An RNA structure, in which 66 nucleotides are resolved. The structure was determined by X-ray diffraction at 2.9 angstrom resolution and released in 2011. The PDB entry is titled "Crystal structure of the 2'- deoxyguanosine riboswitch bound to 2'-deoxyguanosine, iridium hexammine soak". Primary citation: Pikovskaya et al., Nat.Chem.Biol. (2011), "Structural principles of nucleoside selectivity in a 2'-deoxyguanosine riboswitch". Bound small molecules: 2'-DEOXY-GUANOSINE (GNG). The entry is indexed under three way junction, riboswitch, deoxyguanosine, RNA. An Rfam search finds the family "2dG-I riboswitch aptamer (M. florum)" in it.
[PDB]
């Protein structure tokens, strides 16, 4: 290095920016060691700018294996 499994995580937490429903966005910070990322999906509940749960992906780490 490949494979299999397990483990973090949930864009979850804080902060500002955006004022939109043909929408629910974006950037920091944080999320132990810890990089890369924070994506798909169906469902429930929801709305003075989205939460809860399941299924799976990415990455990193450990153990097994070849």
């Nucleotide at each position: 290095g490949g494979c299999u499994u397990a483990u973090a995580c949930a864009g979850g937490g804080u902060a500002g920016c955006a004022u939109a429903a043909u929408g629910g966005g974006c950037u920091a910070c944080u999320g132990a060691c810890c990089c890369c990322g924070c994506c798909u999906u169906c469902a429930a509940a929801c709305c003075u700018a989205u939460u809860u749960g399941g299924a799976g992906a990415c990455u990193a780490u450990a153990a097994g294996u070849c």